The depositors describe the entry as "Cryo-EM structure of the Cas12c2-sgRNA binary complex".
An RNA structure (sgRNA) from an uncultured archaeon, in which 72 nucleotides are resolved.
[PDB]
Context: bound to proteins that are not shown
RNA sequence: UACCACCCGUGCAUUUCUGGAUC
RNA sequence: GAUCCGUACCUCAAUGUCCGGGCGC
RNA sequence: GCGAC
RNA sequence: GUUGGGUUUGAGGGGAAAU
Numbered sequence: 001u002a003c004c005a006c007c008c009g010u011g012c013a014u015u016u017c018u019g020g021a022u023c
Numbered sequence: 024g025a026u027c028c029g030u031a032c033c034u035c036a037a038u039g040u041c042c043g044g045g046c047g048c
Numbered sequence: 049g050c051g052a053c
Numbered sequence: 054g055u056u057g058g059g060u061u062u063g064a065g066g067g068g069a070a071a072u
Base pairs, nucleotide, nucleotide: 003058004057005056006045007044008043009042011040012039013038014037019028020027021026022025023024032066033065034064035063046051047050048049052055053054
């Protein structure tokens, strides 16, 4: 730049290739 | 940028949802 | 009842 | 319109034993 909007907790989920070679 | 290797573990987190607080109006 | 004003 | 917040190729990985 754009994006997203009270502050958390609790339980259950889902997701996350995050490293290299060479020209 | 382009072509090809590499298959992705643990934890947290994010997100979704659940229920439960607090706060302001 | 709602949620930045 | 004015505020606030974040922005990474989300992040960390050294085990086994223990404490």
The reconstruction used 289,394 particles. It was solved by cryo-electron microscopy to 3 angstrom.